tRNA (33-MER): 33 nucleotides with solved positions. Tomita et al. published it in Nature in 2006: "Complete crystallographic analysis of the dynamics of CCA sequence addition". The entry is indexed under protein-rna complex, TRANSFERASE-RNA COMPLEX. Entry title: Complex structure of CCA-adding enzyme with tRNAminiDC and CTP.
Context: bound to proteins that are not shown
C1' cells in the first nucleotide's frame, strides 16, 4: 500500500440511512519475499 473484522466522530443524498455515496480518529488481523 491493498484486503478482512471492530470502535468512534461527521458530511452528502433520501419520504425515510446504522442500512446507499464519502470523509476524519482509531484498535486488531492477513497478504506481498
Nucleotide at each position: 500500500g491493498g484486503c478482512c473484522c471492530g470502535g468512534g466522530g461527521c458530511g452528502g443524498u433520501u419520504c425515510g440511512a446504522u442500512u446507499c455515496c464519502g470523509c476524519c480518529c482509531u484498535g486488531g488481523g492477513c497478504c506481498a519475499c
Annotation: Crystallisation conditions: 50mM HEPES, 20% PEG 3550, 0.2M Tri-lithium citrate, 80mM (NH4)2SO4, pH 7.5, VAPOR DIFFUSION, temperature 297K. The structure was determined by X-ray crystallography at 2.5 angstroms resolution and released in 2006. The entry also models sulfate and magnesium ions.